[PDB]
Context: one part of a larger RNA, bound to proteins that are not shown
């Protein structure tokens, strides 16, 4: 090149419409109004990554799934202002260097000593509110604070008091040492106390609405400086058992209680900061800009935000150091501040912006991931539920326009009469459903099973009573009459129940991308090795791991809550022990032989084999036969000879049974199926655990209520797509 001017540009958040402007050209850019989605996120702050994608002005060749006068897109200028916010300091698990051993060696491999490093969320000096720019601001200006160093003038005080006491004070100054605290810690629950936010009443202002009755918006106040109680803990009088005191609850008290006073001792709240600051509005030229007023009281709930305080739980105990406060000795000077007031210094680095259905990864302006990390108004309501709505934010989860326009898909609603007769199979759909009363079985590890099961009530209006409470504040509990509909948890929310088996105790893992299970792990039994220089393990070595450890420890094995139970074999294979004798490699020793050797033979010779004896919750076995008492089957008893012995208790057509749809009985009108049973177990069976077992299972299998377009038999309707039009436009495969 054909595929083809065709799929695709839908499905998970179906968005737009009039009017007006700009511009060569408007579905798609802008101003306005009506419509519409988010709304415990699609809103609001910010990490890491990105790195200029932030801002203005100018454009449209190309990019954006169309269009484009827009832009995260191209030009061209510009843009991050610290003593206090962050790094820098402290250690954490942990890592590196020198020396040291080792390694043919090394850029490898390690123990200890010294040293140094390691947290932009652990510890950790010290601002806070207004404006200002086109883009920065706790960083820049006003205003009003603080911290460290170092200085200057004075004062406490060297060389002072007040209280029984807890305590209260301005309470010397340089150099080191100690010592205490602080820094400084889990999880589960509960109590007081306050605060952000909210709600209702009145009043000033402004605004909407046919009058009126109503509605809806404002009515602000930082860090810092100065001020006190709460609970706990303390100090002093005080003198208690037939007791008293007190909590939400647990609780106290002669090892000093009621009771009387007192000290310390938080979050906050007042007050100064600080009202011609912010916010709301009324009046003349509207270009700078003028001048006016308002900024009040009362009462409720209340946090997952703050600050104190109790209890409970560990075979599990839940960092460290720097830096700060105190207080005691030792040396030293006579002076002199942790008090008041003033003055001067305060380095480097970061600092734009997104932060996500178009600025991060994912090849994309991807319905994935990271980041929901962090925080949120009224109603109904148990509620951070779902619906509806306020700020806020968008109509860019970037292609549009017809349409009785079919048929046939996707994702939705309704269905007469039967009611599983469909299908391997009730797959998918229905059905119930909230709250309050009654009322409730088998079985059971007595804890449960239980929301079993099943029944009846339920709105809206007019009243009446109770509970805390000081309340005609607020928040629950119940009553009676009236009265409307098919229907009162009327919408949203919102379990279908029973009754049998197999399996597996449970909660809990698991084949990232066809297997969530009967497979692993659990709690528990039980069995081995080890007295430490052990045992079991790494590694070429050095030297390490269990070990900051010592038998109630460590390490290796199997089985698998709990309840009853666990039977015979040690002949094999292993595995431990022990032994006189034999075998038994180098090495030594005899001999012969080599002018020595090199070779020949013999003896001795450890481990190990041999040999002999222990072990089955070590691996594994549990078998033959020849013969049956009283007629129809029995071999239900008792020798026996092969072998280490010869299948105990239970279970059994079984997740194990071949013939097999075995036989008998239930369950249907009709039974290759399930349950219960019989034994002819091809080829059960005892910690490769055997029989049971309440609870509990998106585990498998049968029945039963009740429901229902699964079926008879399909039928009608919604919305997206298919079909027309207008743009942009592949691929597979030939």
């Nucleotide at each position: 090149g054909g595929g083809a001017g065709u799929a695709g540009c839908a499905g998970c958040a179906u968005a737009g419409c009039c009017g007006g402007g700009u511009g060569a050209g408007a579905a798609u850019c802008c101003c306005g109004g009506c419509c519409g989605c988010c709304g415990u996120a699609g809103g609001g702050g910010c990490c890491a990554g990105g790195g200029u994608u932030c801002c203005a002005c100018g454009g449209c060749a190309a990019u954006g799934u169309u269009c484009g006068u827009c832009a995260g897109c191209c030009g061209u200028g510009g843009g991050u202002u610290a003593g206090u916010c962050g790094g820098u300091c402290c250690u954490a698990a942990c890592c590196c260097g020198a020396c040291c051993c080792g390694u043919a060696a090394c850029u490898c491999g390690g123990c200890g000593u010294c040293g140094g490093g390691g947290a932009a969320a652990g510890g950790g000096a010290a601002a806070c509110g207004g404006g200002u720019u086109u883009a920065u601001a706790u960083u820049c200006c006003c205003g009003u604070a603080c911290c460290g160093c170092g200085g200057u003038g004075g004062u406490a005080g060297g060389u002072g008091c007040g209280g029984c006491a807890a305590c209260g004070c301005a309470a010397g100054c340089c150099c080191g040492a100690g010592g205490g605290g602080u820094g400084a810690c889990g999880c589960c629950u509960c109590g007081g106390g306050g605060u952000a936010g909210g709600c209702g009443g009145a009043c000033c202002g402004g605004u909407c609405c046919a009058c009126a009755a109503g509605g809806c918006c404002g009515g602000c106040u930082a860090a810092g400086c100065g001020u006190a109680u709460a609970a706990g803990c303390c100090c002093g009088g005080g003198g208690a058992g037939u007791g008293c005191c007190g909590u939400a609850a647990u609780g106290g008290c002669g090892a000093g209680a009621a009771c009387c006073g007192g000290g310390u001792g938080a979050a906050a709240g007042c007050g100064c900061g600080a009202a011609u600051g912010g916010c709301c509005u009324c009046c003349c030229g509207u270009a700078a800009g003028g001048g006016g007023g308002g900024u009040u009281c009362c009462g409720c709930c209340g946090a997952u935000c703050c600050c104190u305080g109790g209890g409970g739980c560990c075979c599990g105990u839940g960092a460290a150091a720097a830096g700060c406060c105190c207080c005691u000795c030792g040396g030293g000077a006579a002076c002199g501040a942790u008090c008041c007031a003033c003055c001067g210094c305060g380095a480097c680095c970061g600092u734009a912006c997104c932060g996500a259905g178009a600025a991060c990864c994912g090849a994309c302006a991807c319905u994935g991931g990271u980041g929901c990390c962090c925080c949120u108004g009224g109603g109904u309501g148990a509620g951070a539920a779902g619906c509806c709505u306020a700020a806020g934010g968008c109509g860019u989860g970037u292609c549009g326009g017809g349409g009785g326009a079919a048929a046939c898909c996707c994702a939705g609603c309704c269905g007469a009469g039967g009611g599983a007769a469909c299908u391997c199979g009730g797959c998918a759909a229905a059905u119930u459903g909230g709250c309050c009363c009654c009322g409730u079985a088998a079985c059971u590890u007595c804890g449960g099973g239980a929301g079993a099961a099943g029944g009846g009530g339920u709105g809206c209006c007019u009243g009446c009573g109770g509970g805390u409470g000081u309340g005609u504040a607020a928040c629950c509990c119940g009553c009676a009459g009236g009265u409307c509909g098919c229907a009162g948890u009327g919408a949203c929310u919102a379990g279908g129940g029973g009754g049998g088996c197999c399996c597996g105790a449970c909660u809990g893992u698991u084949u990232a991308g066809u297997a969530a299970a009967a497979a692993c792990a659990c709690a528990g039994g039980u069995c081995c090795c080890a007295g430490c220089u052990a045992g079991c393990c790494c590694g070429a070595a050095a030297g390490g791991g269990u070990u900051u450890g010592u038998a109630c420890u460590g390490g290796g094995g199997c089985c698998g809550a709990c309840g009853c139970c666990u039977g015979c074999c040690c002949a094999g294979u292993g595995c431990c022990g022990g032994u006189a004798u034999g075998u038994g490699a180098a090495g030594c020793c005899c001999g012969g032989g080599u002018a020595c050797a090199a070779c020949c033979g013999g003896g001795u010779g450890a481990a190990g084999c041999a040999c002999c004896g222990g072990u089955a919750a070590a691996c594994g076995g549990c078998g033959g036969g020849g013969g049956u008492a009283a007629c129809u089957a029995u071999a239900a008893c008792c020798c026996u000879c092969u072998u280490a012995a010869g299948g105990u208790a239970g279970c059994g057509a079984a997740a194990u049974u071949c013939c097999u749809u075995g036989u008998c009985g239930g369950u249907u009108a009709a039974a290759u199926g399930c349950c219960g049973a019989c034994c002819u177990g091809c080829a059960u069976g005892a910690a490769u655990g055997g029989c049971g077992u309440a609870a509990c299972g998106a585990g498998g299998u049968c029945c039963c209520c009740a429901c229902u377009g699964u079926c008879c038999c399909c039928g009608g309707c919604u919305g997206g797509g298919g079909c027309c039009c207008g743009g942009c436009g592949a691929a597979a495969c030939c």
The depositors describe the entry as "Cryo-EM Structure of T. kodakarensis 70S ribosome in TkNat10 deleted strain". Solved structure of RNA (23S ribosomal RNA, nucleotides 1397 to 2130) from Thermococcus kodakarensis, 734 nucleotides shown. It holds a match to the Rfam family "Archaeal large subunit ribosomal RNA". Its Rfam clan is "LSU clan". The literature on the family includes a 2002 paper in BMC Bioinformatics by Cannone et al., "The comparative RNA web (CRW) site: an online database of comparative sequence and structure information for ribosomal, intron, and other RNAs". Sas-Chen et al. published it in Nature in 2020: "Dynamic RNA acetylation revealed by quantitative cross-evolutionary mapping". Released in 2020, the model rests on cryo-EM data to a resolution of 2.65 A. Among the 62 different proteins in the entry, which are not shown, are 50S ribosomal protein L24, 30S ribosomal protein S8 and 50S ribosomal protein L39e. The reconstruction used 116,585 particles. Taxonomically the source falls in Thermococcus (Archaea, Methanobacteriota, Thermococci, Thermococcaceae).